[PDB]
RNA sequence: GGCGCACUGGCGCUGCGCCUUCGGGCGCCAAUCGUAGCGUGUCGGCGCC
Ligand code: J8F
Numbered sequence: 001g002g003c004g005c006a007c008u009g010g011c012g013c014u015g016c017g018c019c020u021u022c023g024g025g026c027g028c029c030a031a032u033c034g035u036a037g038c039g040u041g042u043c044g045g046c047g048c049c
Stems, first nucleotide, its partner, number of pairs: 001049005007044001010040005015028005
C1' cells in the first nucleotide's frame, strides 16, 4: 500500500419531532454492519498478502 473484520460507529446526503444559553443537543419499533433512512469500509485497532 492492497484486501478483510465491522471493534471503532466516523463521514456525505435527504427528512420527520423535542430541547436550546442559537454555539448546538435529544429522539425517530423489530430485522439487516451502522443508520430515522440512503450512501460510504476508516485517523485508528486487529487479521491476511
Ligand atoms: C463505515 N468508511 C462503512 C462502507 C458500510 C459499503 C456495507 C466507522 C465506520 C466507517 C468509518 C469510520 C468509522 C469510525 C465506515 C467507512 C463503509 C459501508 C460502512 C456498506 N469511527 N458499506 O458494506
Shown are 49 nucleotides from a PDB entry: RNA (Pepper (49-MER)). The structure was determined by X-ray diffraction at 1.64 A resolution and released in 2021. It comes from the structure "Crystal structure of the Pepper aptamer in complex with HBC". The entry is indexed under Fluorescent RNA, Aptamer, HBC, RNA.